[PDB]
RNA sequence: CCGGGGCGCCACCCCGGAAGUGAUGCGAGUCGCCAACUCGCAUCACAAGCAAACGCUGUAGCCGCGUGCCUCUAAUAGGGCUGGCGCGGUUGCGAAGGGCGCUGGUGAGUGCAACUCUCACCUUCGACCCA
RNA sequence: GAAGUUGGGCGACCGUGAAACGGCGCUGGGCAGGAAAUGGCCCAGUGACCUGGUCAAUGGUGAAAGUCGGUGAAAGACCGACCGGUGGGGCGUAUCGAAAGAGCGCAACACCUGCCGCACAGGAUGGCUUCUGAGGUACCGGUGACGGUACAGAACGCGGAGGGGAAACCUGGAAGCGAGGGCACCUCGGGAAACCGGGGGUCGAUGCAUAGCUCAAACCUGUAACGGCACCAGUGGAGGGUGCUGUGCGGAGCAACGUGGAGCCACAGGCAUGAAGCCGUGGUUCGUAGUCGAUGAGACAAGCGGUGAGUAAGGGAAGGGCUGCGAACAUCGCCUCCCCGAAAUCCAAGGAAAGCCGAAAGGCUAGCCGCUUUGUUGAGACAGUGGCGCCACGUUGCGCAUUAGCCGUGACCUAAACGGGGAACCUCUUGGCCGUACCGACUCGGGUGGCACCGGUCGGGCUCGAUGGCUCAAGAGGGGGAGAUGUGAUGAUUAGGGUUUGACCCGUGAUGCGAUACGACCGAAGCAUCCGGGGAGCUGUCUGACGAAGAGUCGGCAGCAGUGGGUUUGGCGACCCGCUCCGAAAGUCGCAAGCGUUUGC
Numbered sequence: 001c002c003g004g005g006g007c008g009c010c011a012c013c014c015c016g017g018a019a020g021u022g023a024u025g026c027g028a029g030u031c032g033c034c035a036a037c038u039c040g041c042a043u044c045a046c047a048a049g050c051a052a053a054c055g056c057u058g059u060a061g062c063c064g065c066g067u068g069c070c071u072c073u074a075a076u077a078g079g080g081c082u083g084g085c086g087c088g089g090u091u092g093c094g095a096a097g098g099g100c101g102c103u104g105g106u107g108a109g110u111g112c113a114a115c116u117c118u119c120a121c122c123u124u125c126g127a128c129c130c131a
Numbered sequence: 132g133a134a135g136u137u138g139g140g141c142g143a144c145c146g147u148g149a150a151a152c153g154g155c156g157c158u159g160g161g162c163a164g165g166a167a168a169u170g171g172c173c174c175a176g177u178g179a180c181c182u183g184g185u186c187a188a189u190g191g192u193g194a195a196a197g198u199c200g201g202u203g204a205a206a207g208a209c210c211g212a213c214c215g216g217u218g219g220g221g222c223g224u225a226u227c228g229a230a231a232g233a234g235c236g237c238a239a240c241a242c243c244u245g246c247c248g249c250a251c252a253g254g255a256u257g258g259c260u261u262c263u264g265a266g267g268u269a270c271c272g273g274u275g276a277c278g279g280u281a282c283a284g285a286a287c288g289c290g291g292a293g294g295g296g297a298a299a300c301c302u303g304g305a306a307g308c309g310a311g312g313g314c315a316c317c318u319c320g321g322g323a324a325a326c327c328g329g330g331g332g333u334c335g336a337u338g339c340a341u342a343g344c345u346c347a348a349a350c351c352u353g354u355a356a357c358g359g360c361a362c363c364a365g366u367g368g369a370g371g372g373u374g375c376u377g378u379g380c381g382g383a384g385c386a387a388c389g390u391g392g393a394g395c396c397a398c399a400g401g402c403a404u405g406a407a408g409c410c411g412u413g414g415u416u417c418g419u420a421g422u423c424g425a426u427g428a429g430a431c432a433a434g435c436g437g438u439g440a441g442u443a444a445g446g447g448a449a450g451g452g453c454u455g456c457g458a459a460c461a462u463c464g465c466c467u468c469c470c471c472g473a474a475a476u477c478c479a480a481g482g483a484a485a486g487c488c489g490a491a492a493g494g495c496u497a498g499c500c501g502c503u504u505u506g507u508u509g510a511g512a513c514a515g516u517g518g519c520g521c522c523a524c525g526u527u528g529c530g531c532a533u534u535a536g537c538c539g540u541g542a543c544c545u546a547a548a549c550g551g552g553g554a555a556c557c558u559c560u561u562g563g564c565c566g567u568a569c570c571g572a573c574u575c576g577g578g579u580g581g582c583a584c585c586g587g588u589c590g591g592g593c594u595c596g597a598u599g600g601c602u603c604a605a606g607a608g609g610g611g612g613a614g615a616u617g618u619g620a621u622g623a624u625u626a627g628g629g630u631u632u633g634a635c636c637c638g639u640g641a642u643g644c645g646a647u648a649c650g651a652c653c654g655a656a657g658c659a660u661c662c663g664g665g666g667a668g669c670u671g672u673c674u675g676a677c678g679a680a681g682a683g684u685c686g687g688c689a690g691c692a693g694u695g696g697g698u699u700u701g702g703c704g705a706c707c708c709g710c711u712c713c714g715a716a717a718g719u720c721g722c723a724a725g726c727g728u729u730u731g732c
Stems, first nucleotide, its partner, number of pairs: 001017006008582003025041006032703003049732009058093010068081004097130003104122006132463002135460003140344002144551004153181002155178008183544005190538003197213005214245001215243004221237004226233002246382005251353004256349001259338001261336002267282006287309003293302003312334003316331006358376006384529009394519005400410003413653002416651004421513003429508004434502005445470003449467003476483002486495003556609007563601005569591005575586003616723006627713002635665004640661005668691003673687005693710006
C1' cells in the first nucleotide's frame, strides 16, 4: 500500500495479501453438431511476464459548402457573434495540484448622505497565472 | 488616464406559419375617483401597426426646398439682400450664485437647404425574455395529489405566512412597519427668463445581453440621458460647474465596357545563415525570377544648410505613446501634422488680439525639407507574383414628378409567433396483501471519544387502522435544450407523417462547387441539380362481426418466406418470444480503446 473481520455502528482493536494464476498446458459452463467462446488454475512457477481495482476521456480551434449578423477599412484585408448556426474534414493541448480580473453574501469604520469612500471573511471561476 | 469584446439571460427535436392568438392605435358607449384635466378599468366595431426573406409581373395613393431680386434654356441648386438657428469672444444688467458659472439685452465676425422622406438616439409607461413561482386570493374541473382561467409589487430597508433541500442554506407581491423619488405627465399661480409654489394621475426586478432570440408597436423630444476623461473655482472633496462623447443618409444619377494616372492588401514559419542554401502538400504535379547588401539594407540621435509660425470656425481616402492580475481587436478623452483665414476691442498709429520676448524697427524658438560626414544595431531593400478600390475621359442601357416613399397581387422559404411529446432519478395521492398495536417533530435534555442508546411535551388514533415493503395497478408534481475515441441499450416500435397524386429509402450513374506556406492544376467527404430503382408482410381472400344486400373494412389463425429479441452462439443452424407503411430529439446506462496513481505476485 490492498484491505477483511470483532465493536449495536464510526472511531478503536485483531488478522491476513504469500509468492495463488502472469505464460503454460489443462479443468468446468453456452450448443443438437464441428469443435469454438467464457471463467478458473494440476503444473511451470520468478523479483521474468505483465495482472487487480482507483479515477478521467474534456478543451483552443482552423478549412470547405449552405444560411444570417456586429466592429473597422475608400475596398481588398483584420477582430468577433457557444468552433455563430447545420453538415463533412482536420491540427494541437489534455486528462495532477495551487492562486484569483469580476458579481453575490456576512460585517466594521467613515462621513448630512450606504450598494456606490476605506478595510476584513465565505463563495463565485467565466478570462488568465504558477508549478 | 478610462474601459468594451474575446467570458455567467435564451439557444434540442417535431408540426403550423407570415396566417392566427395576444398586444397596441382609433371610433361609439359605460364604471370608480376627482373642482376640473391627464390618466385607470369594462363592452362592441375597426386597422397603411408589432408582423419577416427571395423571385415575378402588375396596379392604388403620393411629398419637398426660409423669403425677395439678377443671370440663365431651365433657378430649391449659380450670384446678391434680409430673416432664423448655432459657435468663440467683447460690453451692460432687471436676475440667480461666496466664486466658477447660468438667464436676459446690444453690436461685429464665423458656420448651416432652416424644407420633405427614411433611419437612428434620449425619457416615462406598456407588455415581451428570465425571475418572483413546485408561491397567495376567487371561480370552475377532479373522491385526491393536482390542472385551467382572472387579479395583486415607485425604488430601497426591516419583517417573517408559504415553497425547495437529509441538513447547512436558498427563495419569499401572505400581511405589517419605515422612506418619499422619476415622468422630455395633467391643471392653477408668480416672474422677461433661468426658476419657484399649490392641487392631481401613474410606476416590481432584468435585457450595464456588442452581433443569431426577446428587449416591439404606441406618446413626447432631437442631444434634454447613466458612466468616463480634460479644465475652472473653491466652506481644497465622496461635492459644484464647463467642454467633449451626444444624430445620420437621400432629394439625380446608377450599372457595364475601354484607355491613362497615382494609391492600398498578401507572399507566415522550421533547420541554417560572408548572410547563401533546403523543407512544409490529399496530391506519383509544376514556379516563388533578377540588382544591391556585415568593405553595410533599413532604423534611431546629433550635425551642415535653408525655410520658419495664424486662433475661433471650416476642410484632410492625415497620424499617435502610456494607463487593463496575460495577449489581441475596436472605442473615449488627450496630443501631433497639412490646407484655408475673421471680427468685436486695443494701439506711442507700425502693430497687438492670433508661437515666446519687444509701445514699433528687431531678437528668437517649435515644425518642413536634401545630405558629405559623425555615435548604436545588425538582414533585409528594390523588384516580381496574385488581388482591391479611387480619379479623368469616351461609349452602351435605365432614369432625372405622376418621381422618391408607403400600400396591393402570385409562388416558395423559415435561429419571429403559436402548439406537441419526452425516460432514468426524487416526492406525493387513490384500491388489494404483510410485521402489526407506532411514525413524527421540540429547529428538546442526558450521557457516548462520536453516531447510536436513554429521559420528558404533544399531532394521528386504532380493532380496523397508520407505516416500511409488496415479482402489487391506476395516477399527480419536479427533470429533460452547447462539436471533435469506436460501436451498443433505453427513451421508443413513441411524438409525428403517409398510402400508389405516393411519405420514406439507395445509387460501384452524370454535371458544378469543394483541403492546410504563396500562385496554377487534379480534386476525397459533404452539398445543389439531372437520371435511375425499391416502396405499404407473403401463399392462405382459412373463420367471426360491421358497412348494404354482396364487393369491401376490422376482430381471430394453417405454413411462415422474412424481421429481430432471450438459452445465447463462432459457424452450421437447435429451443422459446414477439413483429409486419415510414419514423425523431434531450436525457440516462454498457462494452471496447486511450491517460496516470496505488500496489502486486